About this RNA:
23S rRNA, nucleotides 526 to 1261 from Escherichia coli (strain K12): 730 nucleotides with solved positions. The entry has 29 different proteins, among them 50S ribosomal protein L17, 50S ribosomal protein L15 and 50S ribosomal protein L3. It was solved by cryo-electron microscopy to 2.1 A. Lineage of the source: Bacteria > Pseudomonadati > Pseudomonadota > Enterobacterales > Escherichia coli. Rfam match: Bacterial large subunit ribosomal RNA. For this family Rfam cites "The comparative RNA web (CRW) site: an online database of comparative sequence and structure information for ribosomal, intron, and other RNAs" (Cannone et al., BMC Bioinformatics, 2002).

Context: one part of a larger RNA, bound to proteins that are not shown
RNA sequence: ACAAGCAGUGGGAGCACGCUUAGGCGUGUGACUGCGUACCUUUUGUAUAAUGGGUCAGCGACUUAUAUUCUGUAGCAAGGUUAACCGAAUAGGGGAGCCGAAGGGAAACCGAGUCUUAACUGGGCGUUAAGUUGCAGGGUAUAGACCCGAAACCCGGUGAUCUAGCCAUGGGCAGGUUGAAGGUUGGGUAACACUAACUGGAGGACCGAACCGACUAAUGUUGAAAAAUUAGCGGAUGACUUGUGGCUGGGGGUGAAAGGCCAAUCAAACCGGGAGAUAGCUGGUUCUCCCCGAAAGCUAUUUAGGUAGCGCCUCGUGAAUUCAUCUCCGGGGGUAGAGCACUGUUUCGGCAAGGGGGUCACUUACCAACCCGAUGCAAACUGCGAAUACCGGAGAAUGUUAUCACGGGAGACACACGGCGGGUGCUAACGUCCGUCGUGAAGAGGGAAACAACCCAGACCGCCAGCUAAGGUCCCAAAGUCAUGGUUAAGUGGGAAACGAUGUGGGAAGGCCCAGACAGCCAGGAUGUUGGCUUAGAAGCAGCCAUCAUUUAAAGAAAGCGUAAUAGCUCACUGGUCGAGUCGGCCUGCGCGGAAGAUGUAACGGGGCUAAACCAUGCACCGAAGCUGCGGCAGCGACGCUUAUGCGUUGUUGGGUAGGGGAGCGUUCUGUAAGCCUGCGAAGGUGUGCUGUGAGGCAUGCUGGAGGUAUCAGAAGUGCGAAUGCUGAC
Numbered sequence: 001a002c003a004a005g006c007a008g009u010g011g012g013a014g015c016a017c018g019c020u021u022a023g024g025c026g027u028g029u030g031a032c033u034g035c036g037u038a039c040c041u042u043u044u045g046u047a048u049a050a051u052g053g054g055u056c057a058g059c060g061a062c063u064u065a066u067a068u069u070c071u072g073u074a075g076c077a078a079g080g081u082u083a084a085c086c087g088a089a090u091a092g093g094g095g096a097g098c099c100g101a102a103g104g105g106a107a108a109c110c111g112a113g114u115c116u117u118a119a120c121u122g123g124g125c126g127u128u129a130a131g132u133u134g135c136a137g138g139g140u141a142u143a144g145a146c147c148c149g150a151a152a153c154c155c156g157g158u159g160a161u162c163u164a165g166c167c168a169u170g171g172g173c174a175g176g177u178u179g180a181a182g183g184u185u186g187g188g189u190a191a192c193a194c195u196a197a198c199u200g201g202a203g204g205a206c207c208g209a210a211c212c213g214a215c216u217a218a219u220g221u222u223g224a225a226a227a228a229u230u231a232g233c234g235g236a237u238g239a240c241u242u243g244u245g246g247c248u249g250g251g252g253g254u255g256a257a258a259g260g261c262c263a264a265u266c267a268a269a270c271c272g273g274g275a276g277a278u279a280g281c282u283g284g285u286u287c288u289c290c291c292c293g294a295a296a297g298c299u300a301u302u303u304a305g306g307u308a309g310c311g312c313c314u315c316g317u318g319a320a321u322u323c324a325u326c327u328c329c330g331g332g333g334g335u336a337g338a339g340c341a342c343u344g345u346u347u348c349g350g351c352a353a354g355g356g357g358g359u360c361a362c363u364u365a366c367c368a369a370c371c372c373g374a375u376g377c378a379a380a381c382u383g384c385g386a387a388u389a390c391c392g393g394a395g396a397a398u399g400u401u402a403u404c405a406c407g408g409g410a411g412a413c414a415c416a417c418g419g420c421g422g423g424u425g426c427u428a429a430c431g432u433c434c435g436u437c438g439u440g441a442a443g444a445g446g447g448a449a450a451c452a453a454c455c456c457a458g459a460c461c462g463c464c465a466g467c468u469a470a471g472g473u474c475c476c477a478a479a480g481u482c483a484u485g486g487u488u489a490a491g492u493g494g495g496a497a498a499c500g501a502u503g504u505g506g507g508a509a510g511g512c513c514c515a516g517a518c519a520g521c522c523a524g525g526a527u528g529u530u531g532g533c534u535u536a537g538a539a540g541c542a543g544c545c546a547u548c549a550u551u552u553a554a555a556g557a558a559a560g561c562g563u564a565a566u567a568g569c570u571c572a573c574u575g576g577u578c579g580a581g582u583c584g585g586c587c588u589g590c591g592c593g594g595a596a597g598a599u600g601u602a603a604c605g606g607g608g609c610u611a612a613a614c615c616a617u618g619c620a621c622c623g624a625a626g627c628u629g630c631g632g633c634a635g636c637g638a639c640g641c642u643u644a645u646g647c648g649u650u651g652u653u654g655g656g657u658a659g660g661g662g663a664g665c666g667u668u669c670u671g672u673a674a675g676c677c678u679g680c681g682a683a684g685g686u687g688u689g690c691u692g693u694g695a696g697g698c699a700u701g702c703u704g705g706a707g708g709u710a711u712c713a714g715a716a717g718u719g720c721g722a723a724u725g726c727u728g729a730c
Stems, first nucleotide, its partner, number of pairs: 008035004014029005039052001041050001054730006064143013079099003085093002103110002113125004146284002149281001153274006164248009173238001175207003178203001182199006211235003215232005250266001252262003287664006297310005312411001313409007322402001323399003326395006337384001338382002343378003347374004354367002357364002415440010445456003460632004465628003471622003474607003480619001482618006493609001499593002503590005510583003520577005526550003531545003556571001560569002633654009665719001667716005675709003684703008
Other pairs, nucleotide, nucleotide, family: 012031tHS013030tHS020023tHS022024tWH038053cWW039722tWS040051cWW043045tHS044440tSS044452tWS060720tWS060723tHS061284tWS061720tWH062285cHS063145tWS077130tWS078100tWS080132tSS082096tWH084094tHS087091tHS102111tSS104114tSS104124tWS105107tHS105108tHS112126tWS117119tHS143145tHS148282cWW150278tWH151277tWH152275tWW159250tWH159263tHS160163tWS160247tHS160248tWH160253tWS164254tSS173209cWS174208tHS179200tWS179201tSS179202tHS180201tHS181200tHS188193tHS189191tHS210236tHS214215cHS220225tWS224228cWS249262tWS250269tHS251268tHS255258tWS283723cSS288694cSS293658tHS294657tWH295412tSS295442tHH296441tWS298413cHS308413tWH314660tSS320401tWW321323cHS332389cWW333388cWW334335cHS334385tWS335386tWH336385tHS340342cHS340378tWH342381cWS346375cWW351370cWW352369tHS353368tHS358362cWW359362cWW400635cWS400636cWS400652cHS401403tWS410659cSS411658cSS416453tHS425428tHS425429tHS440452cSS443458tSS443459tHS444458tHS444625tWS445624cSS446470tSS456469cSS459655cWS468624tWH469623tHS470623tHS472479tWS478622cSS481612cWH488490cHS488611tWW489610tWS490610tWW491492cHS492611tWH493494cWW494608tWW497595tHH498594tHS501591cWW508585cWW509584cWW513580tWS514580tHH516578tHS516579tWS516580tHS517579tHS519578tWS524554tSS525572tHS529557cWH534542tWS535537tHS537564tSS539565cHS540558cSS540560cWH540569tWH541561cWH541568tWH546557tWS551555tWW552554tHS553574cSS555572tWS559570cWW562567tHS563565tHS600601cHS600602cHS604607tWH608612tWS611613cHS641642cHS641643cWS643646tWS656657cHS664695tSS666718cWS672711cWW673710tHH678706tWS679706tWS681704tWS681705tSS681706tHS682705tHS682707tSS683704tHS
């Protein structure tokens, strides 16, 4: 042992046990339940499936020296102070020097002035403001300079026991084939030449073991092996192979040449040294608390991931009613919008030059300036012109000077998304580039299911108190199954366009209508005439032209089907029947179709919902680390007590990376200390209880068996989880 996830945290039953004791407390465990994706680094941004770490223990990174500047502090003070050195020397001596009290000028030089100029009404720099020497600290400079880490460069050596070539001297090559030259004999020749047989034994010759090699495949790949095994394969009397010894050395050797090989090492070997080379790069950088708190911009850069000045942060000092918000007043705009006189562009009309093509000097498919009327368009158009913003002045209130200047120390110069205004792109991108604001960065909490950048809202700490924001109130899941009036039938809500549609709600008109409308049903739908033309035919109905007229209640020279052409069906239109609404545009609300994707419903978070959807109105409630309440802490003011310099009121503040400032803890060592503690038990180890805001501290049980050390000062090898850290253990 029916249970899903950074393993905790909040709540919490049960059990066990110690109690006290009816104390109802402590300790251990933790069913069940709310919430909850490690740490570091690096980043705009990390649960990230980006980096680093198996764990533990030990070690492991801002130092030192000398200069210089600033701050604090101490001494002396218009002065301050010595260096080397002397010296029973931390004294004293030593004033060589250095800094300061005067500057200006390139300089001579002048001098509280001086320079500039021929000379300044002038103008620049000065004059009215104490320094100096220690000690401590913050920066800077030179040194390795916070630590670790290159590939490389140079110098001196060591290597040819591997391998490359060569040199000397030795060795090796089973077996089987082929049959060159030469020669002999015969034939042949004037002689050669030539020819046959035999002999003969050539060859980087043939087949194939040893031997040397390494073409293919499989195996092996934390191997049997840091290059092999197995089965096949090439050479195998040679440019062959092998033993022993020797020679050639690093910008050098050797190379049948692959940048090959030179001791498992080669586009410059190995070892030691220069050497802690350098590293604008990556990684890492160790105790605590308090206050403030960025930037990812501009400019420049052999600069773009670096750095410098400025902007922005911090600390200190000084100074103005300095700054901010609002109101009023004074301003300049030329953006949004608009407009079309201008610059362009554009349409139509009129007037018409002219261009035209046409005729041969006439009238003529067409195009058309200017002007006039009307209509648009513009980032690089303006006869107009805002809102805002910005500059200045005045005035209150409020704000912990919020402002400016000078000085010490920085960091940062990769930004991201959102809104608004734009360029760019496709008004594509979580795209890109600016302006401006917000948020993230460096910000937790609540909401948006989950969700850095959106909405609400800025976490000093505690509470099992209250009120709210965004967002919510049927169940998961805290709060309305709330009230009133509507809408929706699509699960629309809970994804989408052009477009389509007697879906449905609301509104305002309109046409027609008891002189009978709309729909349905009855009947008619005729004559010239088969209109003319065309055509084989064309008669309402292929096509072209016309579309009149008659009789009409009405009936198209025919709306659609039909025929070869007619015929035939039906429409328009009209009489009848019926008997009171019906027709079709507009404005709007909400729905429908249009609507197809890949692991699994998967486009409300789910269940489910006809409201638990939407609209309007209203009242309640829930809801955050916001606000209030109660308790506590700290910073900064202010006011004072009156300080002895703290206490007391009062206001306000207290998220925070880089970074600046302030204040502490603990460790080892020195003095204090021949003190104090300690064998009646030190340090260390291991528990427990108490205690402080934290680093921590105190006491004590056990272990341990000999050192420890108050206080106040002094000095640092002073704090580790990360560095693919180092060593050991596991």